Description: This is an experimental structure of RNA with a sequence from Moloney Murine Leukemia Virus, with 131 nucleotides shown. The structure was determined by solution NMR and released in 2010. It comes from the structure "Structure of a conserved retroviral RNA packaging element by NMR spectroscopy and cryo-electron tomography". The entry is an ensemble of 20 models. The work is reported in "Structure of a conserved retroviral RNA packaging element by NMR spectroscopy and cryo-electron tomography" (Miyazaki et al., J.Mol.Biol., 2010). Sample source: RNA was prepared by in vitro transcription with T7 RNA polymerase. The entry is indexed under RNA, retrovirus, packaging, cryo-ET.

RNA sequence: GGCGGACCCGUGGUGGAACAGACGUGUUCGGAACACCCGGCCGCAACCCUGGGAGACGUCCCAGGG
RNA sequence: GGCGGACCCGUGGUGGAACAGACGUGUUCGGAACACCCGGCCGCAACCCUGGGAGACGUCCCAGG
Numbered sequence: 001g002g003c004g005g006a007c008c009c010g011u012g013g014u015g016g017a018a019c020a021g022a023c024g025u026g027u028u029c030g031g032a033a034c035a036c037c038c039g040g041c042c043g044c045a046a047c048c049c050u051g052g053g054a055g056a057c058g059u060c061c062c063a064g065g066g
Numbered sequence: 067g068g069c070g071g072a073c074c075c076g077u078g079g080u081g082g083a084a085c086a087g088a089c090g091u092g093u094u095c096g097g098a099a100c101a102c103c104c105g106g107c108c109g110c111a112a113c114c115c116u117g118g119g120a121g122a123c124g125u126c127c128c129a130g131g
Base pairs, nucleotide, nucleotide: 002044003043004042005041008040009039010038012037013036014035015034016029017028018027019026020025023124024123047066048065049064050063051062052061053060054059057090058089068110069109070108071107074106075105076104078103079102080101081100082095083094084093085092086091114131115130116129117128118127119126120125
C1' cells in the first nucleotide's frame, strides 16, 4: 500500500474539527458533537497459497483459490 | 519492467539452435538455415507530459494526452 457504491456488526479503537488530507504541516474554527478507522462484498491494481508450463533449481510466465 | 492477435517497414542489430526461456544455466542437437530483437496498433499493468482537486510546498488522488 486507491477511489466510489452496498451498507450490517464488533463492554473495539482511532481522528481535535471542516477543507487539502496519506502524511510534515497549512487556513479558519471549534455549530453540533461529530466523522473516521480495521475486516468480508463489486471493478482493476498491489499481496499470500495453490495448481498448470519448464525445471536441474532460484526464478520467470498463465489460470484458480482468498 | 508480460502475454497473444494484426501484421507493414528499417545495405539495422541481436540470438548458436529447439524446448524452459528474463537469465545463471540445463537436456539433446546442430534439419533447414532459421527464429528473434527495438518502435507505433488493441486489453490491463508499469512509464513520461499535461490539465483537474488542494497546495504553503514536496507529494498524494482523478481524468486526458